[PDB]
Context: bound to proteins that are not shown
RNA sequence: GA
RNA sequence: GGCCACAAUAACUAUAGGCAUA
DNA sequence: GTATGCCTATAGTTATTGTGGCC
Numbered sequence: 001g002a
Numbered sequence: 003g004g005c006c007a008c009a010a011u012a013a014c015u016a017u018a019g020g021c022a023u024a
Numbered sequence: 025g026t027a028t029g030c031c032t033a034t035a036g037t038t039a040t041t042g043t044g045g046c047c
Stems, first nucleotide, its partner, number of pairs: 003047022
Other pairs, nucleotide, nucleotide, family: none
C1' cells in the first nucleotide's frame, strides 16, 4: 500500500 | 495503480454580450 | 442608482467514464  | 493519446459526460474561472428584477 | 439574478458566446481549468496502450 483505497 | 498510477501514466499517455483520444473521446464523451459533469463541474467551475475569465472576458464580452443579452434579458430580467429591485 | 447600483446591484443582483438568469441565459448565450469566445476561451481557459479539474474531475469521471470509455476506447486503444504501457509499466
An RNA structure with a sequence from Homo sapiens, together with DNA, in which 47 nucleotides are resolved. The entry also contains REVERSE TRANSCRIPTASE P66 SUBUNIT and REVERSE TRANSCRIPTASE P51 SUBUNIT, not shown here. The structure was determined by X-ray crystallography at 2.89 angstroms resolution and released in 2018. It comes from the structure "Structure of HIV-1 RT complexed with an RNA/DNA hybrid sequence non-preferred for RNA hydrolysis". Crystals were grown from: Sodium citrate pH 5.2, CaCl2, PEG400.